[PDB]
Context: bound to proteins that are not shown
RNA sequence: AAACUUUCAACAACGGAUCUCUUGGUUCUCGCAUCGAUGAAGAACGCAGCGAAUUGCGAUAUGUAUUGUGAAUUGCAGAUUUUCGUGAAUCAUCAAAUCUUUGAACGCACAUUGCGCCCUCUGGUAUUCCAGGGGGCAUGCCUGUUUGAGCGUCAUU
Numbered sequence: 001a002a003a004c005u006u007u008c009a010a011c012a013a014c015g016g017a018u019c020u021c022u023u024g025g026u027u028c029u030c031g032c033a034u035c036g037a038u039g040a041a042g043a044a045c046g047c048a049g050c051g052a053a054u055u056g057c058g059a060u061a062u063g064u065a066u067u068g069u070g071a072a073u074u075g076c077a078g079a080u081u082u083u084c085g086u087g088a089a090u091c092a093u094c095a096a097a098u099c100u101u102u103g104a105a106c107g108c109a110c111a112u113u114g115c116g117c118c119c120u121c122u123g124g125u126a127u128u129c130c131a132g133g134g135g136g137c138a139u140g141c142c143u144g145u146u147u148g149a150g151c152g153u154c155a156u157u
Stems, first nucleotide, its partner, number of pairs: 042102003045058003049076002064096001067092002069089001107115002116137009
């Protein structure tokens, strides 16, 4: 002298401050009154051409019907010609439905997809057994109902 340490620069890292944004909040005001045994709230499992979540819906499952709108949807794929139409759409609307298993949860159970019984029908030689389809079976109370019970009690053969 270099290395190293330190300080400071530009450029580069690290990191996500600051700024600016903002489909969120927030309080305030106004309007309304509308859950449920006609199964609510909640849950479970499902359901999309391609979804894990979310969003939507229930084996009619990201929907069906109805009405309106009037051409979309769109990441890709895909239709379909319905595009001078009772008709596109992850559209709006929404009064008709579907609404698995649950859940107040209601046949009885329920760390079980357990166990019955009844009605009806269809299979198997079938009123009784099994199986399949449908429809049932909760508790309290209420009003009636029929069926009854008590020398509680009246009147009669």